[PDB]
Context: one part of a larger RNA, bound to proteins that are not shown
RNA sequence: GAACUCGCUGUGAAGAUGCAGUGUACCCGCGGCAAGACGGAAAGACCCCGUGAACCUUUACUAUAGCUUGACACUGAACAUUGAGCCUUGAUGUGUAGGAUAGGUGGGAGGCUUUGAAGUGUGGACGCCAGUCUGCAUGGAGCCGACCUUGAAAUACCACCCUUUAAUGUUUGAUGUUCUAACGUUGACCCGUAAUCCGGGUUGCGGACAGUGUCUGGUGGGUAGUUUGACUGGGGCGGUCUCCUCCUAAAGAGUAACGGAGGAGCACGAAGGUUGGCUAAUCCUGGUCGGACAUCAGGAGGUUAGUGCAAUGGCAUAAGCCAGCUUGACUGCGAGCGUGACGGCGCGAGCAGGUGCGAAAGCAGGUCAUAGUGAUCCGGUGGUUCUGAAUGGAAGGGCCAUCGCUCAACGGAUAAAAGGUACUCCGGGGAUAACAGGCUGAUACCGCCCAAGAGUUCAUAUCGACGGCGGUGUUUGGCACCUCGAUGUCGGCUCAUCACAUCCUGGGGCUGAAGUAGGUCCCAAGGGUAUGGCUGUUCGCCAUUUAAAGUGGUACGCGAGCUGGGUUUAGAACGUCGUGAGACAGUUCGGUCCCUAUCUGCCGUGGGCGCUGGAGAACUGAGGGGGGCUGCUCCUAGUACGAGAGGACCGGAGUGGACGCAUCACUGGUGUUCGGGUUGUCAUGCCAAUGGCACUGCCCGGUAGCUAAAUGCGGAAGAGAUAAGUGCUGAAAGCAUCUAAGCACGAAACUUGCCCCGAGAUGAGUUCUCCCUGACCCUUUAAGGGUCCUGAAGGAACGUUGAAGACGACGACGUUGAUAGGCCGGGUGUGUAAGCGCAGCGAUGCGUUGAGCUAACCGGUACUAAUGAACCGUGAGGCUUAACCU
Numbered sequence: 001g002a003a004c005u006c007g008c009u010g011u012g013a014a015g016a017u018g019c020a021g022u023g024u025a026c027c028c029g030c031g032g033c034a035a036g037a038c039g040g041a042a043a044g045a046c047c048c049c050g051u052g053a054a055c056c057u058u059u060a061c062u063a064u065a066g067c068u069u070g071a072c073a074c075u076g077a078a079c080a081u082u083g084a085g086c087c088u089u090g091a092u093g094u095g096u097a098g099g100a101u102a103g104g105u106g107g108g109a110g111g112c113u114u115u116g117a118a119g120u121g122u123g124g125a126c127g128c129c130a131g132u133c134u135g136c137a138u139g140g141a142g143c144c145g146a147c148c149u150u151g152a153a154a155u156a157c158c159a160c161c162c163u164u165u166a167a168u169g170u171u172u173g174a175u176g177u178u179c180u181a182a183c184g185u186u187g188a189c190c191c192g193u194a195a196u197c198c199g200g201g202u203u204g205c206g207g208a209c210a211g212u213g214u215c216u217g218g219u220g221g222g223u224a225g226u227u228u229g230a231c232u233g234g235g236g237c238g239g240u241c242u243c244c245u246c247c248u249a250a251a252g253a254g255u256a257a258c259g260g261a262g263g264a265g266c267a268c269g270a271a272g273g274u275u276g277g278c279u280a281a282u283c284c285u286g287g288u289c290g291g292a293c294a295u296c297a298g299g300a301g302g303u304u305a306g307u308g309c310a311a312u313g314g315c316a317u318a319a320g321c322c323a324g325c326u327u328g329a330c331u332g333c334g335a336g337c338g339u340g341a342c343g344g345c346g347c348g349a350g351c352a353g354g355u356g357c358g359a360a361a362g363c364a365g366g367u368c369a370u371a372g373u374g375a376u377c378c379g380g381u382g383g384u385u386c387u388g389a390a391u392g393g394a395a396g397g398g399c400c401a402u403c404g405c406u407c408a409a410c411g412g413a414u415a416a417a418a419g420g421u422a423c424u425c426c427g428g429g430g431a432u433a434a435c436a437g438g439c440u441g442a443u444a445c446c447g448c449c450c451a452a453g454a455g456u457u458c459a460u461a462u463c464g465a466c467g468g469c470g471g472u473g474u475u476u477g478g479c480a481c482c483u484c485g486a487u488g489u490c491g492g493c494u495c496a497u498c499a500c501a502u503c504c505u506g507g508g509g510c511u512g513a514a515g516u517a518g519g520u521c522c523c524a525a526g527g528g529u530a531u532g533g534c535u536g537u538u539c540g541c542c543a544u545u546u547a548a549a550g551u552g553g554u555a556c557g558c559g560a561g562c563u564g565g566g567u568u569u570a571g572a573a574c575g576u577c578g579u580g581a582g583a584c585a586g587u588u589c590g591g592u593c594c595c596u597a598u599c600u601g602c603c604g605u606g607g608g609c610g611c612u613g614g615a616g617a618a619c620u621g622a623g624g625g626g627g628g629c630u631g632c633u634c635c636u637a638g639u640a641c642g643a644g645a646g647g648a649c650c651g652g653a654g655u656g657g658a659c660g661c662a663u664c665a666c667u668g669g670u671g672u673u674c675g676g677g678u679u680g681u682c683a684u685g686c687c688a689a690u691g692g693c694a695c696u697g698c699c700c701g702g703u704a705g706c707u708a709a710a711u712g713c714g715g716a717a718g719a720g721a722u723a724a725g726u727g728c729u730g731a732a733a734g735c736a737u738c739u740a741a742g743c744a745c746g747a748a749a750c751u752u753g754c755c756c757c758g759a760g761a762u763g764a765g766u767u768c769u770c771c772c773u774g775a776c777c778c779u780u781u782a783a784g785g786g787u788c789c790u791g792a793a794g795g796a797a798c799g800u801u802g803a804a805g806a807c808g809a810c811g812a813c814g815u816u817g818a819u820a821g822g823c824c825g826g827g828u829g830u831g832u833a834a835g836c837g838c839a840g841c842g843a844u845g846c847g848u849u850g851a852g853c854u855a856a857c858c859g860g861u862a863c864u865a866a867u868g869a870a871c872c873g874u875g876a877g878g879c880u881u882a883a884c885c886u
Base pairs, nucleotide, nucleotide: 003017006023007022008021009020010019026608027607028606029605030604031603032602033601035600036599037598039595040594047429048428049427050426052425053424054421055420056419057418060226061225062224063223064222066219067218068217070215071214072213073212074211076179077178079176080175082173083172084171090165106158107157111143112142119138121136122135123134124133125132126131183206184205185204187203188202189201190200191199192198229241230240231239238258242264243263244262245261246260247259265410266308267367268366272326273325274324275323276322277321278320280304282300283299284298285297286296306315307314309372311370312369313368330353331352332351333350336347337346338345339344342411355364356363357362378404379403380402381401382400383399384398386397387396436483437481438479439478440477442476444472445471446470447469448468449467453463454462490565491563492562493561495557496554497553498552499551500550503528504527505526506523507522508521509520510519511518530544531543532542533541534540571589573587574586575584576583577582609760613771614770615769616768617767618766619765623757624756625755626754629657630656631655632654633653634652635651641646659714660713661712662711663710667708668707669706670705674701675700676699677698678697679694680693681692682691683690684689718752719751720750725745726744727743728742772877774788775787776786777785778784789875794872795871798814799813800812801811802810819865820864821863822861823860824859825858826857829853830852835848836847837846838845839844
Other pairs, nucleotide, nucleotide, family: 002018cWW005599cSS011016tWH014437cSS014438cSS030806tWS034035cHS034597tWS037560tWH044046tHS045486tHH047234tSS048432cWS051413tWH057580cSS058060cWH058579cWS060417cSS061221tHH065220tHS069216cWW075208tWS075210tHH076181tWS078177cWW081174cWW085170cWW088168cWW089166cWW098100tHS099148tHH102150cHS104159tWH104160cWW108156tWS110144cWS111156tSS116140tWS118139tHS145147tWS149153tWH180207tWS180208tWH181207tSS182207tHS183210tWS193197cWW220222cHS226417tWS227418cWH228419cWH233258tSS244310tWS245311tSS248257tWS249256tHH250255tWW262310cSS263371tSS265373tWS265408tHS267271tWS270327tWW270329tHH279318tWH280302tHS281301tHS287295cWW290294cHS291293tHS291294cWH301304tHS303305cHS305318tWW314319tWS315318cSS328354cWH328364cWH332365cWH334349tHS335348tHS340343tHS351365tWH358360tHS358361tHS374407tHS374412tSS375407tWH376405tWH388394tHS388395tHS414416tHS419581tWS421423cHS429484tWW430434cWH432484tHS433484tWH435487cWW441442cHS441443tHS441473tWS441476cHS443473cWW443475cWW450466cWW451464tSS451465tHS452464tHS454459cHS455461tHS458512tWW459464cWS472501tWS473475cHS480481cHS487555tWS488593tWW489568tWW490536tSS494558cWW500525tHS502504cHS502524tWW503525tWH504547cSS506747cSS507724tSS514641cSS514645tWW515640cWS515646tSS523723cSS524748cWS527629tSS528548tWS529550cWH535539tHS545549tWH546548tHS547629tWS558561cHS564593tWS570591tHS572588cWW578580tHS597599cHS605808tHS610764tWS614793tSS620759tWH621758tWS621761tHS622758tHS636650cWS638639cHS638647tWS639648tWH640647tHS642644tHS642645tHS658715cWW664707tHS664708tWH666710cWS668709tWS671703tHS671704tHS673855cSS675830tSS702855tWS703856cWH708709cSS708710tHS717753tHS721749cWW722747tWH723746tHS724746tHS729739tWH729741tWS730740tHS731737tWH732733cWW732736tWH733735tHS739741cWH759765tHS760762cHS771792cSS779782tWS790874cWW791873tHS793873tHS796870cWW799866cSS804809tWS805808tWS813866tWS817862tWS817866tHS818863tWH819862tHH828854cWW831850tWS831851tHS832849tSS833851tHS834849cHH840842tHS840843tHS862865cWH
């Protein structure tokens, strides 16, 4: 998807209407109910996955707006302060012979003076307190040269200079205090201009600042783009990720797991090469200090030692130990193999060149071997009879050598990266978790075996160690087989149903069973098997009952039946964790529960046809269902039993609880169809009297019916066959023995007995009664067809209806009639109507009056309605055989 759409047990992609076996089941509706159709609905929100998404966070990464720093520009003047260059020009010299602090080198016979010296009076600075430079004033006619010393000469003078120092002149900065002329003005005033914009002007105030551009450092979840691994007996957490050794590995190689054990990320110019030599561990004996253990000697021993380091395989020709000489820890190659998907990795004789050791044969291309490691890109360094963008060079590139990665997630996504989501989203998955099923049964629960011991004695009355063997599927789990294009998940409620490993009641055995009351085991599933407090609770605790308050299965039964307290979205808070977003089987307050039933099923109730002529009744009972509980008191009997206390079996009687059925006489409930009271209002012309509406307006009563709390009844007795159990007789087996032959008992279980359904009991039963006794034609000639006549018994329909009923159905009745309504009488209920009279000022009262009214009730009554008909249903009812009659 299509359906001709049952139960059960089993099977099966592991929970079957469809498979197997088997049971049951005539065909079809209608009203109901929701157990199933893993019912409908939404490509699971949980969970996982994707080198998916979004948004959020931050000391993730990378950026960036913004903020901030400086440089330069817009951007000018003057001057200090000042450091580092310059230039005039002024300060300054104790080799000793001395007029005496000799500046070298030159011009070198007059300079220096009234633009005013010598001299003394004092100021300042330097200082070797010897004196030097020097302002002021006073003074007024000199200080001077080969005059000789001295390597070098006059302080008479003059030029480039140095020892050093100061200050005027300059380049560039470092800032500041001014200045106004850039620039600012979100000060005032004027004009455009009948204008709080803007522009121009005047002025003031700031002023090279501020501010803006380019550049630049810092800051920068404010914003943006992203990253945030895999394995994984679900994910997370933890662990792990490459390499070496052993085992697993199944005698070639290889071989997995979050299988069992260990290591490596080096070391060494000797710990390499070669030649020569050498041979341990441990122990015993003897021996200064000296000891269990040092070095020495001897014997034993035979590698139990050693090997730079794990393990394994090796190693005496030593690969172990020692010494000598050394650099083969060579360069170019390489037949041929080994091992890898590949990248690669490994072994290698021999050849060429050159070298070491050895007398030589020879040996040496690192180390006893197997771990000690990193591709490519990019870049660095050295070399290079390579290249060189017109040409010569060069740069750059190539080639050779070599360097830089805990790229350790170790075949290495980038040079560069963490988190949250319960606000979430998409694509997917039962490839993978949570519920339930399945498999399993460690665990759990239940039972058994052995018997140490406890039980005064005594294993087995009751317990039972140390150990052993099972069962169940029932807890916690394991697994991940079904379901992620949805199998709603705890508890409660309602309604259940099965199991027996039995809580009560029943029957027994044993007892450490006197009785009462227990203990334990066996049989037994018929029925029964609390209400509350607390908690979401299951449970549990507690209170109080009970004969007892059973244990489990049923998708931890039951949400297309209810609930929504819990759990389990979005809000909020606490504690706690986090820098934070947020998080917490931690807590707290709040928080949408959909579905008109097609099928199966089930409860009811009809229609059809069948059952062999038709019809109306009454039955039989195959089979099915219901029901099955128990207390207490009394008698037996204060007996048996017991020291006493206490206190029965068996048997009998009464009276309860719970449950069920029926009923309405009683007690009551209801009684919007009966009567009355009364509030507000409206109406009937008004009064009076009534009616409407206000939940039946509100109430008080109440008939019939329905009904429980009301009152009747029920559970049995008995019988049959048994369970556990108890026996009789009795062999096998001269005994014994409940058994093997035979026989008897024995329980609420079983089969009956009680109640109900029941012949669709298709195996369709039985009994009684009733009805139908015409023609004719055709044909293929038969369980044939047709026409005419006929229409029974009965049924249905229609009508009046019912203590019957959703509708069907069922019952009563239809004029020869009490079926319904009405009517008459009664009853019942309500409680003294209306009208009138009287009393009263009046509300109202009294009399007429237990009045009036009165549903469904009772007894009557044809007044009304149930009609003469019509309709359906027929006309003697197959074949065969057998017993009877003809």
This is an experimental structure of RNA (23S rRNA, nucleotides 2018 to 2903) from Escherichia coli (strain K12), with 886 nucleotides shown. The entry has 29 different proteins, among them 50S ribosomal protein L10, 50S ribosomal protein L5 and 50S ribosomal protein L6. The sample was in a buffer at pH 7.5. It holds a match to the Rfam family "Bacterial large subunit ribosomal RNA". Lineage of the source: Bacteria > Pseudomonadati > Enterobacterales > Enterobacteriaceae > Escherichia coli. Primary citation: Pichkur et al., Rna (2020), "Insights into the improved macrolide inhibitory activity from the high-resolution cryo-EM structure of dirithromycin bound to theE. coli70S ribosome". Keywords: 50S ribosomal subunit, dirithromycin, antibiotics, cryo-EM, RIBOSOME. It comes from the structure "E. coli 50S ribosomal subunit in complex with dirithromycin, fMet-Phe-tRNA(Phe) and deacylated tRNA(iMet)". The structure was determined by cryo-electron microscopy at 2.1 angstroms resolution and released in 2020.